[PDB]
Context: bound to proteins that are not shown
RNA sequence: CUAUACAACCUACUACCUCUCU
RNA sequence: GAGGUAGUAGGUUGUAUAG
Numbered sequence: 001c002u003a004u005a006c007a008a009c010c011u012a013c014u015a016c017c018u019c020u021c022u
Numbered sequence: 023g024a025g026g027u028a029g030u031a032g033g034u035u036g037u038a039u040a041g
Stems, first nucleotide, its partner, number of pairs: 001041011013029007
């Protein structure tokens, strides 16, 4: 330096809950 | 707009293995 697996963390999305707005 | 569960996409840091 190259390949694979696991843990965290972040934000881009999407579908849906808990409230609010409406 | 806020809080929450999944996927999907980008990545940062470790742990292990092989060349």
Method: electron microscopy, resolution 3.73 A. The entry became public in 2022. The RNA with a sequence from Drosophila melanogaster has 41 modelled nucleotides. Among the 2 different proteins in the entry, which are not shown, are Endoribonuclease Dcr-1. The work is reported in "Structural basis of microRNA biogenesis by Dicer-1 and its partner protein Loqs-PB" (Jouravleva et al., Mol.Cell, 2022). The sample was in a buffer at pH 7.9. The PDB entry is titled "Structural Basis of MicroRNA Biogenesis by Dicer-1 and Its Partner Protein Loqs-PB - complex IV".